[PDB]
């Protein structure tokens, strides 16, 4: 330095807007997540039979810690 586990944070939770509707569920701003920084990306279900609201798992970056390796 890397590589994997682990840990904090749960790809999270409030609002505001902003956009579609089963071939959709999109997008951007504040603020909380107890320092920062990150809060992509794609995949696999589920609810919704036209409304306006969605949920479940798998997938990531950072920091820190231990283990391995580089040696």
């Nucleotide at each position: 330095g890397a590589u994997u586990c682990g840990u904090a944070u749960a790809u999270c939770c409030u609002u505001a807007a902003u956009g579609a509707u089963a071939u959709g569920g999109u997008u951007u701003a504040a603020g909380g997540g107890c320092a920062a920084u990150a809060c992509a990306u794609a995949g696999a279900g589920a609810c919704c039979a036209c409304a306006a609201a969605u949920u479940u798992c798998u997938u990531a970056c950072u920091g820190c810690g231990a283990a391995u390796u580089c040696u």